[PDB]
Shown are 858 nucleotides from a PDB entry: RNA (28S rRNA, nucleotides 2357 to 3888) from Homo sapiens. The reconstruction used 103,321 particles. Ions in the entry include magnesium and zinc. The entry is indexed under Ribsome, in situ, RIBOSOME. It comes from the structure "In situ human unrotated hibernating without CCDC124 state 80S ribosome". The structure was determined by electron microscopy at 2.77 angstrom resolution and released in 2025. An Rfam search finds the family "Eukaryotic large subunit ribosomal RNA" in it. The family is grouped with related families in Rfam's "LSU clan". Rfam 15.1 lists 107,465 matches to the family in 2,616 species. A reference for the family is Cannone et al. (2002), "The comparative RNA web (CRW) site: an online database of comparative sequence and structure information for ribosomal, intron, and other RNAs", BMC Bioinformatics.
Context: one part of a larger RNA, bound to proteins that are not shown
RNA sequence: GGUAGUAGCAAAUAUUCAAACGAGAACUUUGAAGGCCGAAGUGGAGAAGGGUUCCAUGUGAACAGCAGUUGAACAUGGGUCAGUCGGUCCUGAGAGAUGGGCGAGCGCCGUUCCGAAGGGACGGGCGAUGGCCUCCGUUGCCCUCGGCCGAUCGAAAGGGAGUCGGGUUCAGAUCCCCGAAUCCGGAGUGGCGGAGAUGGGCGCCGCGAGGCGUCCAGUGCGGUAACGCGACCGAUCCCGGAGAAGCCGGCGGGAGCCCCGGGGAGAGUUCUCUUUUCUUUGUGAAGGGCAGGGCGCCCUGGAAUGGGUUCGCCCCGAGAGAGGGGCCCGUGCCUUGGAAAGCGUCGCGGUUCCGGCGGCGUCCGGUGAGCUCUCGCUGGCCCUUGAAAAUCCGGGGGAGAGGGUGUAAAUCUCGCGCCGGGCCGUACCCAUAUCCGCAGCAGGUCUCCAAGGUGAACAGCCUCUGGCAUGUUGGAACAAUGUAGGUAAGGGAAGUCGGCAAGCCGGAUCCGUAACUUCGGGAUAAGGAUUGGCUCUAAGGGCUGGGUCGGUCG
RNA sequence: CGGCCGGCGCCUAGCAGCCGACUUAGAACUGGUGCGGACCAGGGGAAUCCGACUGUUUAAUUAAAACAAAGCAUCGCGAAGGCCCGCGGCGGGUGUUGACGCGAUGUGAUUUCUGCCCAGUGCUCUGAAUGUCAAAGUGAAGAAAUUCAAUGAAGCGCGGGUAAACGGCGGGAGUAACUAUGACUCUCUUAAGGUAGCCAAAUGCCUCGUCAUCUAAUUAGUGACGCGCAUGAA
RNA sequence: GGAUGAACGAGAUUCCCACUGUCCCUACCUACUAUCCAGCGAAACCACAGCCAAGGGAACGGGCUUGGCG
Repeated sequence: GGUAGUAGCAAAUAUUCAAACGAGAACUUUGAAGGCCGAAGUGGAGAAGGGUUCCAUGUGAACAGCAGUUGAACAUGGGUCAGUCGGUCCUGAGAGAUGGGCGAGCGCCGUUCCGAAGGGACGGGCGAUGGCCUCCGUUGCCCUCGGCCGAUCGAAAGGGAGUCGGGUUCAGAUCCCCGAAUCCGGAGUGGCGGAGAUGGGCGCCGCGAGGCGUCCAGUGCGGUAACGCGACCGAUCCCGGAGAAGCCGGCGGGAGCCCCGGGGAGAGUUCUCUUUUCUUUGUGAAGGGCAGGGCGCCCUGGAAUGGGUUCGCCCCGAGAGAGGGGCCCGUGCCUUGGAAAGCGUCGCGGUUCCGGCGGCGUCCGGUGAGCUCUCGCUGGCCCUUGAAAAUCCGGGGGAGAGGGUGUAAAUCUCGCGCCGGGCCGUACCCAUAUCCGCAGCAGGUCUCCAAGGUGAACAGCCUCUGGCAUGUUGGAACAAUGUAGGUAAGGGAAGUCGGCAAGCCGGAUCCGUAACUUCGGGAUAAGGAUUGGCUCUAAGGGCUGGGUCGGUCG
Repeated sequence: CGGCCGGCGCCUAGCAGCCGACUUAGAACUGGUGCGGACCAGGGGAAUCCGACUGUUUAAUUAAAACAAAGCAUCGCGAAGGCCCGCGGCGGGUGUUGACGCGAUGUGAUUUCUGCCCAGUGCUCUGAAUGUCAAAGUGAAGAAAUUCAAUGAAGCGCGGGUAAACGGCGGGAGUAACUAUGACUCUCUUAAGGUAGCCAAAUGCCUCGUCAUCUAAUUAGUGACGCGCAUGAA
Repeated sequence: GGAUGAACGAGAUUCCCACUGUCCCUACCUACUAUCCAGCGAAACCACAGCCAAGGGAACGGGCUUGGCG
C1' cells in the first nucleotide's frame, strides 16, 4: 500500500433557551430552566505517591482519539513564612559495630557472649590566688561514690512539655497581621516582693501603753480524720507511681447535630387559603467561681422481723442503712478574655481596589431508648491475658548546710518581672484527569466529617448544603441481527445432559408448626389470616403543692 | 396585709393543678377487595452420596468430596539431649523452653467398633560362645621392597519384639426322605486365609444385574438381595 | 479407618407442590447500538487472485482439460 474513509468514537438517566467575547460556539463564560450525585456523595480535608501539575496573564503551532474562544497543553511571570503542626528525641519487631571467634580472602558469625568495656559526680583533702587577692567562681592531683552489663540505628499512624480567636491573598497561613496565652531553658555580678521569720522569760525605765539590756526558741501552719493552705532546706542511696495498655456487652453524665413552641431581621407564595414557608439568631485557649458526674476515701454508729440496691448485678460485724464530711474530673454554666471582634440586616461617604462610618439585633423556652464524639460505672471472654524505652513526679533516709536574736542567714516546686527557642518540611492533586496500570485506562490505591422524609436501619428511593454536565463526539431516522429490560391467551418442564435462565415466595402482626435429633436444633419448618384512609376510645409517665389558726406587726 | 413558737387538725382507700414523649390494643365509618400499593424484601417439601461443622485453596478456566480443624493414636527426647540450620567457630533455631514440654507422623467432630497375620520389607532390643569384617597396631620370612600369619570396631549375618509400621488376609470335591441350596464331612495349602460391618455404593467387568417402588412409558432415583472382576475396619 | 448420625454446605444426584415464554409458538414494546450524515479514524490478514460440474492430479481445484458460461 490494499484492507479503508472501513471497524469504530454505545458502561454509570439529560439536556434546553438567551446573551457576551470572538473570524469562527453543540462543547467557553454569564443568566434562566430541567435533571443527577443524595452526607457509606460526583461534597469538604489528609497519608503514600507525583513534583510545580498550584496562581495570574497571553497564544491557538502540536496535544487534550469531534471541537474549543477552554485546558493538568504551550510561553512569560509569581507563589510554600512556625518555640507551642510534624520531623528532630524514645524504644518496638528488628538491624548492627567493637571484644572475641571463624575465614584463602573481600569479609561474616555473634550482640553479651572468651573485654582491664565506668573519662562522670554537688562530696572531702592537697595545692597552684588565676581574680573586685572579703569571698565565691577556675584548674591539676588524691580519697570516696558511681552495673542502663553495653556502641549505634530503628515509627511524619505507637510514647512524646507547650496556640488559640479574628482578619488578610490571584495563589500562604493554628506559620503572615491584630489580639489573647502558654511550654522549655537561662540569669554569675543575685531582678522585685512574699515565705523561712522574726516570739517568750528575767532584770530595768516608763502613770498605763511602750522602749533598754540579757537569756532562750524559731528548716511553716490547720483539720478527730479523709485531707487542706502560697511557698514549706536537704545529697549520694533506696522504694514507688505516671508513661503503660486487649476485645466485647449493658447502663449513665456532658457536648455537637437533629426536633418542637414562641420573639426579631431578611427573603419566598398569595388564582384562593396560609399570624404562613425558608434562611439566620457566636463566644477560643488560659485563669477564677459554681453546677454536674465519680470515689474500693474519712467521722459517728452498730444492722435478723435482715436490709440497701441495679436494666443486669451486686454490697454489708473485714462495718449495711442513715447523718455529716473529704478528694478527683470538671470538655457544662457564669465571669476575665467580650464585643472593641464576628455575623444578620438597614443606610451614608469615598482612598481608581476603605480590617471605612453609622443605626438596630444577635432573645426566650421545651424536648428525647434520637444520631455522633467523649467521660464514667459495672460486667462478660481467653490452654489468647493484650509493648518497650525516653521522660516526669512522689515518698523513705538524714550525710550536710544555714544565724545568734539580726529588719537575720542557708533555702524556696509562691506571685510578678527580664532574655532566648536554631535546622528541615509546609503550594497543589489525593483520583471515573495531577498516584500505579505504556494513556485524561469502567481496574487498583490507607483514613477523617456526615442533614431532612420514609423506614428496623450508615438499606433502597426522594430532597437541602456542597458539587457536577452524563463520563474521549454530535445530528437525523427507528430495518435486520444483537446487548439490557418488560409483557404474553390456553397448557405448565411436554424444552434441555440437566428447571440453565426466568418466574413464584418475600416485611410486620396474630395463630400454627412434622419426621428426625448429639435434646442444643430442625424452625421464618410446612400451613393460614390480617395489613389502606379517616374519626375516635382505652392503657402505658414526670413535676410541684396537701395545714387546724392574727394567741399577731418580722 | 408579712415573719419566729405554739393552744392551734386529720390528705394516711390519696388528692389538686401543670407539663410531656412515643407505643400498643380496640371500635366505627369508608374506597371498583385495594392497601409490606414504589422501594426494601426467604419458593417450599421428601430423600441418596460426600465432607462433621465455622475456616482455607489452584491471583488469570477446577471453591470441591480437596486442605485445615477439634478429637483419636503412635513415635523420639531428662539437655554431654531429641528435631533442625550452618562453609566455619562447642556457632545457631525450638529455647524468656523442660515431658500437662518440644519435635515427627497418621487418622480426622460425636456415637459404635477398630478382627486375624511379625512369613516379606522396614524399625527396634541383645551381644552370648559368636561367622565375616578396613585402616592402624603385633608377630614371622626375606637383603629390602614385599609376602604371610595371628588378632578382630561398627555394619551385615545369627536371636527377640513390633501392624492406630509399610502392607497382606486361599482353593478343590462330596453331602439333608421332591427338586434346589448345603448346616455337615474330606483333603491341598498359607505368615494369616477378609472378622464385625457395608454394597451393582463416588468402589461390580459381566450389567441397562435380579426383585419391589416411583412413570403411560425410566440405561435415571430409592428400597432389598449378594461367591463382592477388584468392599471392609485409624 | 469400617458403619452410622443431628446441624451445616454457591458440593454431586432423584422425585413432588408451587411457579413460570424452557417449550408448543412465537408476537409486541422500551433503552443503547447497528444504519445514514458532519468531524475523526485504526488493526488482523495479503504468492497472484477470487462463478461452477466432471475429469485427471500429492488419491477433495480459484487457476489445468472438457463442458456450463461470463

Source information
The entry has 79 different proteins, among them 40S ribosomal protein S9, 40S ribosomal protein S8 and 60S ribosomal protein L23. The 2025 paper behind the entry is "Visualizing the translation landscape in human cells at high resolution". Lineage of the source: Eukaryota > Boreoeutheria > Euarchontoglires > Catarrhini > Homo.